This is an experimental structure of RNA, with 16 nucleotides shown. Crystallisation conditions: 2 MM RNA (SINGLE STRAND), 0.04 M NA CACODYLATE (PH 7.0), 5% MPD, 0.050 M MGCL2, 0.001 M COBALT HEXAMINE CHORIDE, 55% MPD IN RESERVOIR, VAPOR DIFFUSION, HANGING DROP. The depositors describe the entry as "STRUCTURE OF AN OCTAMER RNA WITH TANDEM GG/UU MISPAIRS". The entry is indexed under GG/UU MISPAIRS, RIBONUCLEIC ACID, RNA. Method: X-ray crystallography, resolution 1.9 angstroms. The entry became public in 2000.
C1' cells in the first nucleotide's frame, strides 16, 4: 500500500 | 480521513 470490515 | 481487524 490494495480490497473488504468495524469504530471514530 | 484516521486507526483497529481480515486477506493479499
Nucleotide at each position: 500500500g490494495u480490497g473488504u470490515u468495524u469504530a471514530c | 480521513g484516521u486507526a483497529g481487524g481480515c486477506a493479499c